The RNA (23S ribosomal RNA, nucleotides 1262 to 2017) from Thermus thermophilus has 726 modelled nucleotides. Entry title: Crystal structure of the ribosome bound to elongation factor G in the guanosine triphosphatase state. Crystallisation conditions: 100mM MES pH 6.3, 75mM KCl, 6.0% PEG 20K, VAPOR DIFFUSION, HANGING DROP, temperature 294K. The structure was determined by X-ray crystallography at 2.86 angstroms resolution and released in 2014. Rfam match: Bacterial large subunit ribosomal RNA. Its Rfam clan is "LSU clan".
Context: one part of a larger RNA, bound to proteins that are not shown
RNA sequence: AUGAGUAACGAUAAAGAGGGUGAGAAUCCCUCUCGCCGUAAGCCCAAGGGUUCCUACGCAAUGGUCGUCAGCGUAGGGUUAGGCGGGACCUAAGGUGAAGCCGAAAGGCGUAGCCGAAGGGCAGCCGGUUAAUAUUCCGGCCCUUCCCGCAGGUGCGAUGGGGGGACGCUCUAGGCUAGGGGGACCGGAGCCAUGGACGAGCCCGGCCAGAAGCGCAGGGUGGGAGGUAGGCAAAUCCGCCUCCCAACAAGCUCUGCGUGGUGGGGAAGCCC
RNA sequence: GGUGACAACCCCCCGAAGCCAGGGAGCCAAGAAAAGCCUCUAAGCACAACCUGCGGGAACCCGUACCGCAAACCGACACAGGUGGGCGGGUGCAAGAGCACUCAGGCGCGCGGGAGAACCCUCGCCAAGGAACUCUGCAAGUUGGCCCCGUAACUUCGGGAGAAGGGGUGCUCCCUGGGGUGAUGAGCCCCGGGGAGCCGCAGUGAACAGGCUCUGGCGACUGUUUACCAAAAACACAGCUCUCUGCGAACUCGUAAGAGGAGGUAUAGGGAGCGACGCUUGCCCGGUGCCGGAAGGUCAAGGGGAGGGGUGCAAGCCCCGAACCGAAGCCCCGGUGAACGGCGG
RNA sequence: CGUAACUAUAACGGUCCUAAGGUAGCGAAAUUCCUUGUCGGGUAAGUUCCGACCUGCACGAAAAGCGUAACGACCGGAGCGCUGUCUCGGCGAGGGACCCGGUGAAAUU
Numbered sequence: 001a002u003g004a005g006u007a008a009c010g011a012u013a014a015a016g017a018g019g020g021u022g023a024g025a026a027u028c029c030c031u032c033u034c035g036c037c038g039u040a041a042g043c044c045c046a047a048g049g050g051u052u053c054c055u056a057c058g059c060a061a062u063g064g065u066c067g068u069c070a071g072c073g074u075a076g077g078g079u080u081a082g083g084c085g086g087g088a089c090c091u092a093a094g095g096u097g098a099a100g101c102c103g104a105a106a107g108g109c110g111u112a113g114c115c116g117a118a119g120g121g122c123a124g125c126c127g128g129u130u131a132a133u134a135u136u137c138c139g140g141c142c143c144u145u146c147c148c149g150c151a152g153g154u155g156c157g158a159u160g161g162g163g164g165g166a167c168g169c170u171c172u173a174g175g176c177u178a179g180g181g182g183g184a185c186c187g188g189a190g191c192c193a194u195g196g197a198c199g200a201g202c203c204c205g206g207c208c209a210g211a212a213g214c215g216c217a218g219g220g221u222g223g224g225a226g227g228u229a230g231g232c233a234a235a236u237c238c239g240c241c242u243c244c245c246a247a248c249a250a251g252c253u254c255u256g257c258g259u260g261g262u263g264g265g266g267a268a269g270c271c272c
Numbered sequence: 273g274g275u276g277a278c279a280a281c282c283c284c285c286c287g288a289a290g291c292c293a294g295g296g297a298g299c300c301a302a303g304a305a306a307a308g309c310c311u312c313u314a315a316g317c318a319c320a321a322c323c324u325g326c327g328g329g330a331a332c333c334c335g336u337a338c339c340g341c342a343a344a345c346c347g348a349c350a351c352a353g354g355u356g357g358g359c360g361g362g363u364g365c366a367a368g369a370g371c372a373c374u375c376a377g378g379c380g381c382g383c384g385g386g387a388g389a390a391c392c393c394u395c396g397c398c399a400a401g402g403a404a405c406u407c408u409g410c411a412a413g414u415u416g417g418c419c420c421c422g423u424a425a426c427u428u429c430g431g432g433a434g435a436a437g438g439g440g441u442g443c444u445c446c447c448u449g450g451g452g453u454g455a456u457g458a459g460c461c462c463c464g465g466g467g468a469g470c471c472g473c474a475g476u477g478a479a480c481a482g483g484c485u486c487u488g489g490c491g492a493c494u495g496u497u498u499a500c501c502a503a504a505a506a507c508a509c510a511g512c513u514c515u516c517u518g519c520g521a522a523c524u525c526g527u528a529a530g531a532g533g534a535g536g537u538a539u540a541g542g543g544a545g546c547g548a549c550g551c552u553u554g555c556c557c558g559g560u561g562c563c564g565g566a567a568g569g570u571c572a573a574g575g576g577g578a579g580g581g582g583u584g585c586a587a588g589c590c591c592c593g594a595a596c597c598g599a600a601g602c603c604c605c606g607g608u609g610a611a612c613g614g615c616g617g
Numbered sequence: 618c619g620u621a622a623c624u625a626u627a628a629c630g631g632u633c634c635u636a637a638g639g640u641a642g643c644g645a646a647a648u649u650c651c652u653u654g655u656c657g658g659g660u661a662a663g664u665u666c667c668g669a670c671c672u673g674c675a676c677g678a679a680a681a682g683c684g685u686a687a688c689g690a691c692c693g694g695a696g697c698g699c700u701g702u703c704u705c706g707g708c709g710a711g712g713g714a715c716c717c718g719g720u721g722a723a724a725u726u
């Protein structure tokens, strides 16, 4: 080249119209109307991806048509942390590996250790700002570690001891919070249509954060004294004995939640 | 963007699967580690050193855009596939993360315009019949939520059961009982009960929503499987039996070290078959296997050297080689069936 | 191989290449060749199905035997209900197919 201007153009959720823009418009922008999702076809996080983000200028190709548009071309911007996540912490499987064992060589084991996390541990909440970041900038309120000095405490000191961290599944109490519903109440642009309604009418909103201190609800823990062969006794710790005391408690302590000086936010609807 | 606005920012109800949390009860299958933290002390040092105030300093590195159920990730593609965790509002349907509509938010799926043939797809209805279709009621219909009546054989006593079968289901008004929350009174919420009536073909009026039964085979059952033509009567399964295994266990992987077994120890571990449960599992041990067996047969290296050979002048040096002694093995003897098997005439 | 009130069969005996010669149960079966066995059921009619009988070509006890309530997207047979499965097809809808514009493959040859 043929098949061929043929099958196909990738979910039957669905479109219409009026304005813009432009050489060009079903396909880009704006407005109205319609339809579809709404435990999602919306929002946010982790992987993965790696600039795809925002913008300006573009439309040859990429886009199953078109393209003025784009996740596309050129270019310029853009990612801000003591507290968020990881590292200057911990260990799990496993990996690695002083000592040590084994194997013709290569190499395979392996104690301690080290590595290893989406587990353990550790201080930040709410808002405002950009075209594009924000617990990162800004503001308010609130914290954490180092280090030096000062004062006041005290036998201080660890890689070792001990406690603790420290744990299942099912059901489940009492309290809250998140979240939601109603309000004749509080605030609010407005509306009364087409037969009726000026109405307890319609519609919109009635939130957030907040140290100390105070509430409420909850969790954790008994206090003396005396002995002590164990915790490769070194302990005043722990563990064991023993005995005044106290126990469906208090006390002390830690969390939740509420409140709290105060800080923020703040609709519909009109207008630009 | 402004206004709205000096906005209001209050009251009641519902209420988590979340928080108080290291809460409580029950259960058996018995549910990480290590630092941080508190404490104890050792070597030290006690003019240090910690610890608590207050003041003043110090606070590094990496990530941080954007997509993220997706056109940016895995599928050569702007692919109807795949992709972990959170949030996911309202009303109604018994409830719900279901269904239908809908908020916020997002989209109409990167070809369209017409036509209104056959045929294909997805869908809707149908006279009389009603499975006559057909391998087969395959497919589709029927049934379908809730409440109340009411339900058989059989059964391991749980079941069979939603058996079957029938009745009810809206709205209106009236009367009336519980309970949460307030406060015991009012709202507000959650469960009822009774009585009059009203309308339609029809009251889970739409969406979500079993057709039922009888009777055999196989598998007890929930599970598992050929990713991509087989989900099953296949495998698994609790359970039963045989068997090995005394602990440096047997067995498994490794050339070895080592490791699993197991930081287990016969109520344990390995291997094999059968496969809940019920009633049971016969006969045959010749052959094969396993277990046992010191009569006998045969059987390797090795030992042994009766006897023989080659070469030397010889001492010698080199070979062959008969009895006979010589393991396990096989043969042989006994046992063994939930060992391989055989049970014909 | 022989054996019982005729037949038939054989509780009973005998036999043997091999060690023995199928106990219960079950049986035209997920096993039956002959085969649509034969009887009975269900149907107007039933090679399937169910119940029986057993000359079991060729069941049988842990490669388990026979049962078994419950369970099964297993496989079989039957009834009711209901239906476009069918008599027997008809009509209607949407998405394609058809026509116009844009883009424009393929195996094959």
Stems, first nucleotide, its partner, number of pairs: 001726001008720002015033006034380004042359004048339002052337001053077006062070002082143002084335004089120002094115003100109003124141005144331011155317002160312004168299005174292003179286005185206004190202002207264003213259009222245001224243001226241003230238002265281001269275003300303001345354002361374005383718004391713008400704002404702001409699001417441005426431001428548001442470011471475001483697007490689002495507002511546007523532003549684004554615003559612002561608005568603003574597002579592005616633002618630001642676001643673001654670005
Other pairs, nucleotide, nucleotide, family: 002725cWW003724tHS004723tHH005006cHS005721tWS006722tWH007721tHS008064tWS010349tWW012711cWS013379tWS014034tWS014380cSS021025tWH022024tHS022068cWS025068tWS026383tWS027065tWW027066tWS027382tSS036041tWS038375tHS038376tHS040042tHS040360tWS040376tWH041378cSS046340tHS047340tHS047342tWW050051cHS051078tWS051079tWW052344tWS054131cSS059061cHS059070tWH061072cWS065383tWS066382tWS071343tWS077132tWS081336tWH082123tWS090306cSS091117tWH091305cSS093116tHS097112tHS098111tWH099110tHS102528cSS103106tHS103527cWS108528tWS117119tHS119304cWS120306tWS129134tWH130132tHS156321tSS157315tHS158160tHS158313tWH161235tHS164308tHS165307tHS166306tHH167305tWH173293tWW177288tWH178287tHS188267tWS188268tWS189203tWS189269tSS192198tWW192199cWW194195cHS205280tSS210261tHS212260tHS218292tSS218293tWS225242cWW235236tSS255292tSS266279tWS266280tHS267277tHS268276tHS289369tWH300302tHS338344tWS339344cHS341356tHH342345tWH342355tWH347351tWS366417tHS370480cSS371479cSS390714tHS399701cWH399705tWW402700tHS402702tHS403409tHS403410cWH403411cWW403700tWH405702cSS409411cHS413699cSS415482tHS416481cSS422436tHS423435tHS424433tWH425432tHS427430tWS428430cHS428685cHS431686tSS442477cWS453459tWW454458tHH457458cSS472474tHS492686tWS492687tWS493509tHS497504tWH498502tHS505647tWS510547tHS512610tWS517521cSS518537tSS519537tWS519538tHH521534tHH522533tHS522541tWS526528tHS526529tHS546679cSS546681cHS548685tHS552678tWS553679cWH556636cSS557611tWH567604tWS571600tWS576595tHS577593tWS577594tHS578593tHS584587tHS614636tWS614637tWS616638tHS619629cWH621626tWH627628cWS627629tWS635636tHS635637tWH635638cWW639640cHS639677tWS640678tWH641677tHS644646cSS644671tWS645652cWH645654tHS645670tWS646648tHS648676cWS649651cHS659663tWS659665cWW660662tHS663665tWS666693tSS678681cSS701704cWH701705cWS